An RNA: 30 nucleotides with solved positions. The depositors describe the entry as "Structure of human Dicer Platform-PAZ-Connector Helix cassette in complex with 15-mer siRNA having 5'-pUUU and UU-3' ends (2.55 Angstrom resolution)". Primary citation: Tian et al., Mol.Cell (2014), "A Phosphate-Binding Pocket within the Platform-PAZ-Connector Helix Cassette of Human Dicer". Crystals were grown by vapor diffusion, hanging drop at pH 8.5.
Context: bound to proteins that are not shown
C1' cells in the first nucleotide's frame, strides 16, 4: 500500500 | 515454454 505473500478452482485470447 | 497475456471466484498467513 504499488500487482502483499502462497495455494486452488471457473473463463476468454492464437489457426 | 520458464511463473505465456488478461479477467473471475473461493481460501490460508499478521495480532
Nucleotide at each position: 500500500u504499488u500487482u502483499g505473500c502462497g495455494a486452488a478452482u471457473u473463463c476468454g485470447c492464437u489457426u